[PDB]
Context: bound to proteins that are not shown
RNA sequence: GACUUAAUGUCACGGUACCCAAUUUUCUGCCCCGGA
RNA sequence: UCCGGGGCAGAAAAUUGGGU
Numbered sequence: 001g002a003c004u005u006a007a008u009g010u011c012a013c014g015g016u017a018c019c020c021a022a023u024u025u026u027c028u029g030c031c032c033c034g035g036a
Numbered sequence: 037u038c039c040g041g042g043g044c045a046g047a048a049a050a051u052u053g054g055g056u
Base pairs, nucleotide, nucleotide: 018055021052030043031042035038036037
């Protein structure tokens, strides 16, 4: 030096990843006849 | 024939489906 710009003319700071959706339903801390 | 001794301590279902 190329892959890489074209030159009297680049609002991309011109654009909120946004909105909707109950970690909740069920359950009494309880109690007797056999083992090798 | 000879004596006596605790268990349970979590189980099942839902782990994304939609518009712009």